[PDB]
Context: one part of a larger RNA, bound to proteins that are not shown
């Protein structure tokens, strides 16, 4: 280069108007329309690291186009004594002076450290930028520490004050299940504000909106839990006035103390506030001073009071903060008043996503936290709501053929490997409801009936002095449709039979099963430095267990029940005798050559190449047990009223 | 016919109860009943188990399954046989444009 101007442009509802532009379905601003709303919203936590503002810009990116952006360029943006972390704690795990092991390399490990996902631990409301805000600004709290003055106590056995690196309490904990007190929220109101008063045929108590303020500080209390004093002391490494024990008074439906949601004052003649009425502006929704109501019921949490309280069993962190106690410290201490200091690190933006993981502006994945009204059991179902959104190609056409989705004469599994897909059932009430069963069930077994609306008549419940408010039956007579859970969600059911008893579990990614597990049974190992298991060791799990324990191996709720074979293999036990290693033992043989011989034969001693007898364990044959241990678990012939 | 019985040959020792054409059965669509108009598959029954069988457990079993099978009822575009209608893609125009393969 072909393919081919082909396939594709990645879940969806847009239109018109008015700007801007060289250009405009694609950017801006209006209006209507639609989508989402246990959310497509609103915070966050890890990720991402400037993506965030404000001005500019249109090569490339952007599945079009682009005047525009999470792209380019240019300069800005993060603000803390009290949010999160550090200057506090400590879990698993991590590291480890010394020390223990180990060819080296290094393993393990004590004292001690580090280590949140937990403990602890002092700010709240409002206002304010284009981009920060419990960080700035305002008002008003709170917390350590210093410093000066101090009502006032104290002055060396102390006794006012500090108090361990020790002692002790506390921090401090599980799972269920209700009930109850409050609060947040809802919701109603001829309570009050505040607007607004209809032109479509009507009405004018007629439609719409708002009806609040923190922490701090003082008091108060629904609830929860608890005897309390006095004297003693084989304990809490010493010591204790603390703790644990022990005795005795006196209490026990209470008083006392310990907690404690809330709420009431104050904070606040202060904020915020549907909104009025002044102005000021080259028009001006741009602002700037005065004003401007908080009432009374009802409902009610998944918030909190609270792991409170009652109950199970599977028996439910630590450490520090904190409090006390004393060994010890030393003349000073400080109720208040007033002044002053409090570092470091995050602080933007995205944060069910175009900005994190997925090469992508990718229909997947991402932990927590709020979440309004109707309806409803409900966070479910549809339709708003606060808020967000209209999806980064479209313009016609409305052919086959594929997808998605809605209906269908008769007929109704005649399809098909199979009723695979679909349709049908579906929700509340009432009536009923079989075999079988381990008596729990099977059961929503099946089978039926009710279901909208007016009206009238009447038993109630909660909460109020009451009226009110709110929940919540009967029973009658009516009204209307083809239909009244008139939409959306919301089970088809029945007889049989194999397999697994049962809830789990499995091949991410063609197998969810009758596989694995599984409670229950057996078998067998294992006497603690257990056995198994990891390790080369130390060092560990086993177990801070201890035969009603731990390891393995096999069957698998449950009921009735598991015959026969120990000859083989394995296991277990035994221990006469057979052989069998190193090793012990060492008769003997051979080489050398002092010497000694006729050739050329013998040959001490030493060294040296072997080296026999006899001693020398398990094992192995061997005897014997043992099968929920491996395993095995028969041929042939005749024969009874033809 | 069969064979309660009796000989006989080998073994360690010859399958007990229970259950059986079975998640085993080859012949095999096995025979015989039921279910259907018809039924290689289901069910109950039989036993000449090719080749069940007692913790690689035997036979039962209420409840329990996104388990494997037959078999009614409802139900209905699974079918008889298709027919119309929405809407995406295809189609035609405007933008923009891969691919495997040769």
């Nucleotide at each position: 280069g072909u393919g081919a101007g082909u396939a594709g442009c990645g879940a969806a509802a847009g239109a018109c108007g008015g700007g801007u532009g060289a250009g405009a379905a694609u950017c801006c601003c209006g209006u209507c329309c639609a989508c989402c709303g246990a959310u497509u919203g609103a915070c966050u936590a890890a990720g991402g690291u400037u993506u965030c503002c404000a001005g500019a810009g249109g090569a490339a990116g952007g599945c079009u186009c682009g005047u525009c952006c999470g792209c380019u360029c240019u300069g800005g943006g993060u603000u803390a004594g009290u949010c999160g972390g550090g200057u506090c704690c400590u879990a698993a795990g991590c590291u480890g002076a010394g020390g223990c092991c180990g060819a080296c390399a290094g393993g393990c490990g004590u004292a001690g450290g580090c280590g949140a996902u937990g403990g602890a631990u002092a700010a709240c409301a409002g206002g304010u930028u284009g981009a920060u805000a419990u960080u700035c600004c305002u008002g008003u709290a709170c917390c350590a520490c210093c410093u000066a003055u101090a009502a006032u106590c104290g002055u060396u056995u102390u006794a006012a004050u500090c108090g361990a690196u020790g002692g002790g309490g506390g921090g401090a904990c599980g799972c269920a299940g209700u009930a109850g007190g409050a609060u947040a929220g809802g919701c109603g109101a001829a309570g009050c504000g505040u607007g607004c008063g209809a032109u479509u045929g009507g009405a004018u108590u007629g439609c719409a909106c708002g009806u609040c303020u923190a922490a701090g500080c003082a008091g108060u209390a629904a609830g929860g839990c608890u005897g309390a004093g006095u004297a003693u002391u084989a304990g809490g490494c010493a010591a204790a006035u603390c703790c644990g024990g022990u005795a005795c008074u006196c209490g026990u439906u209470a008083a006392g103390g310990c907690u404690g949601a809330g709420c009431u004052g104050u904070g606040a003649u202060g904020g915020g506030g549907a909104g009025a009425a002044g102005a000021c502006a080259u028009u001006g929704u741009g602002u700037c001073u005065u004003c401007g109501a908080g009432u009374c019921g009802u409902u009610g949490a998944u918030u909190u009071c609270a792991c409170a309280c009652u109950g199970c069993c599977g028996a439910g962190a630590a450490a520090a903060g904190c409090c006390u106690c004393u060994a010890g410290a030393u003349a000073g201490a400080a109720a208040a008043u007033a002044g002053g200091u409090g570092c470091c690190c995050g602080u933007a933006c995205c944060g069910c996503a175009a900005a994190c993981c997925g090469a992508c502006a990718c229909a997947g994945g991402u932990a927590g936290u709020c979440a309004a009204g109707a309806u409803g059991a409900g966070a479910a179902u549809u339709c708003u709501a606060a808020g967000g959104u209209g999806a980064g190609c479209g313009a016609g056409c409305g052919a086959a053929c594929u997808c998605u989705c809605g209906u269908u004469a008769a007929g109704g599994a005649a399809c098909u490997c199979g009723g695979c897909a679909a349709a049908a059932u579906g929700a509340c009430c009432c009536c009923g409801u079989a075999a079988c069963u381990u008596c729990g069930g099977g059961a929503g077994a099946a089978g039926g009936g009710g279901u909208g609306c007016u009206c009238u008549u009447u038993a109630g419940g909660g909460u109020u002095a009451a009226c009110g408010c709110c929940c919540a039956g009967a029973a009658g007579a009516g009204c209307c449709g083809c239909a009244g859970u008139g939409a959306a969600u919301a089970g088809g059911c029945c007889c049989a039979a194999g397999c697994g008893a049962c809830u789990g579990u499995u091949u991410a990614u063609c197998a969810a099963a009758a596989a694995c597990a599984c409670a229950g049974g057996u078998c067998u190992c294992u006497g603690c430095u257990a056995a198994a298991c990891c390790g080369u060791a130390a060092g560990g799990u086993g177990a801070u267990g201890u035969a009603u324990a731990g390891g393995g191996g096999c069957u698998g709720a449950c009921g009735c029940c598991u015959g026969c074979c120990c000859g083989g293999u394995g296991c277990u036990g035994g221990a006469a005798g057979g052989u069998u290693a190193a090793g012990a033992g060492g008769a003997g043989u051979g080489g050398u050559u002092a010497g000694c011989u006729u050739c050329u034969g013998c040959g001490a001693a030493g060294c040296u190449a072997c080296g026999a007898a006899u001693c020398g364990a398990a094992g192995c044959c061997c005897c014997a047990g043992u099968a929920a241990a491996c395993g095995g678990c028969g041929g042939c012939c005749g024969u009874a009223a033809c | 016919a069969u064979a309660a019985c009796g000989g006989u040959c080998c073994u360690a020792a010859g399958g007990u109860a229970g259950c059986g054409a079975a998640a085993u059965u080859c012949c095999u669509u096995g025979u015989c009943g039921g279910g259907u108009a018809a039924g290689u598959u289901c069910c109950g029954a039989c036993c000449c188990g090719c080749a069940c069988g007692a913790a690689a457990g035997g036979c039962g079993u209420a409840a329990c399954g996104a388990u494997u099978u037959g078999g009614g009822c409802a139900c209905u575009g699974u079918c008889u046989c298709a027919a119309c209608g929405a809407g995406a893609g295809a189609c035609u125009c405007g933008g923009u444009g891969a691919a495997a393969u040769c």